Notes:
Solved structure of RNA, together with DNA, 41 nucleotides shown. The entry has 10 different proteins, among them DNA-directed RNA polymerase II subunit RPB3, DNA-directed RNA polymerase II subunit RPB11 and DNA-directed RNA polymerase II subunit RPB1. Crystallisation conditions: 390mM (NH4)2HPO4/NaH2PO4, pH 6.0, 50mM Dioxane, 10mM DTT, 9-11% PEG 6000, VAPOR DIFFUSION, HANGING DROP, temperature 298K. Sample source: Synthetic RNA.
[PDB]
Context: bound to proteins that are not shown
RNA sequence: AUCGAGAGGAUGC
DNA sequence: CTACCGATAAGCAGACGATCCTCTCGAT
Numbered sequence: 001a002u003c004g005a006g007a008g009g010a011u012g013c
Numbered sequence: 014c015t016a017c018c019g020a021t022a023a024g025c026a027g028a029c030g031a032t033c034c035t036c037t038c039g040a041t
Base pairs, nucleotide, nucleotide: 003039005037006036007035008034009033010032011031
Other pairs, nucleotide, nucleotide, family: 004038cWW
C1' cells in the first nucleotide's frame, strides 16, 4: 500500500 | 358439446435500505 472484520463520535430532545 | 384463444386470480422473487467522521486488528 490493497482487500476484510470490529470498537467509537454527531442527531436520542 | 369439445380446442383454441385471453385474461384475470393466484404465488415465487426481488433490489433497495443515513451522513460524515476517528481509531485497532488480521491478512495473498
It was solved by X-ray diffraction to 3.9 angstroms.
Primary citation: Wang et al., Science (2009), "Structural basis of transcription: backtracked RNA polymerase II at 3.4 angstrom resolution".